[PDB]
Context: bound to proteins that are not shown
C1' cells in the first nucleotide's frame, strides 16, 4: 500500500 | 420474508402436535445513497 | 445492494 470475509442460540434471504 | 430453537403462565381428557405474554425486525459502530 | 473509516482475524 492493496484483498477478503465477518448472522450473540441456528439456519437465513 | 421466513423455519427451527429460548424465557414466563396455563393441573393439558389424548392434535399441548396448544394457547397468553416476554426476546428476535440494520448481517460488528456509524454515517449518504 | 453500492462504496466510507473504525473494530477481530488473516495473503505479499
Nucleotide at each position: 500500500g492493496a484483498a477478503a470475509u465477518a448472522u450473540g442460540u441456528c439456519u437465513g434471504a | 420474508a421466513a423455519g427451527a430453537g429460548u424465557u414466563a403462565c396455563u393441573u393439558u381428557g389424548a392434535u399441548a402436535g396448544a394457547g397468553u405474554a416476554a426476546a428476535u425486525a440494520a448481517u460488528a459502530g456509524g454515517a449518504g445513497c | 445492494c453500492c462504496c466510507c473509516c473504525u473494530u477481530a482475524u488473516u495473503u505479499c
Entry title: Structure of human mitochondrial MRPP1-MRPP2 in complex with mitochondrial pre-tRNA-Ile. The RNA (Mitochondrial Precursor tRNA-Ile(5,4)) with a sequence from Homo sapiens has 58 modelled nucleotides. It was solved together with 3-hydroxyacyl-CoA dehydrogenase type-2 and tRNA methyltransferase 10 homolog C. The sample was in a buffer at pH 8. Primary citation: Meynier et al., Nat Commun (2024), "Structural basis for human mitochondrial tRNA maturation".